Context: bound to proteins that are not shown
RNA sequence: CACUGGUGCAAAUUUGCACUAGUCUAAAACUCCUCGAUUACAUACACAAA
Numbered sequence: 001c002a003c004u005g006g007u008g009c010a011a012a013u014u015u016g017c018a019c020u021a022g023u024c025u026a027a028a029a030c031u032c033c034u035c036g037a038u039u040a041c042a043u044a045c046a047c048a049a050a
Base pairs, nucleotide, nucleotide: 002025003022004021005020006019007018008017009016010015
């Protein structure tokens, strides 16, 4: 422990909190494909050999 929008409470001149979204924010939209990541991965079992 983000950023921005919508909604809802609050709050003068600081905005705050809650819920909810956003590929048009951030390494950053769903499922994947990945990463974190060490346990491994990898057309050829492994080991040894060249």
Keywords: CRISPR, Cas13d, crRNA, binary complex, RNA BINDING PROTEIN-RNA complex.
Solved structure of RNA (crRNA (50-MER)) from uncultured Ruminococcus sp., 50 nucleotides shown.
Crystallisation conditions: (8% (v/v) Tacsimate (pH 7.0), 17% (w/v) Polyethylene glycol 3350).
Zhang et al. published it in Nat Commun in 2019: "Two HEPN domains dictate CRISPR RNA maturation and target cleavage in Cas13d".
The entry also models magnesium ions.
Entry title: the Cas13d binary complex.
It was solved by X-ray crystallography to 1.86 angstrom.
The organism belongs to Ruminococcus, within Bacteria.